Description:
This is an experimental structure of RNA, with 25 nucleotides shown. The PDB entry is titled "Molecular basis of Box C/D RNA-protein interaction: co-crystal structure of the Archaeal sRNP intiation complex". It was solved together with 50S ribosomal protein L7Ae. Crystals were grown from: PEG 400,magnesium acetate, HEPES, pH 7.5, EVAPORATION, temperature 303K. It was solved by X-ray crystallography to 2.7 A.

[PDB]
RNA sequence: GCUCUGACCGAAAGGCGUGAUGAGC
Repeated sequence: GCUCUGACCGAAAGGCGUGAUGAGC
C1' cells in the first nucleotide's frame, strides 16, 4: 500500500464512517 470486517481507540486532550477496531495479503 491493498482486501475483508464496520465502531470504536485514548488516562486525558483529542483522533475516527473522508473509515475505530480486528483478519489477511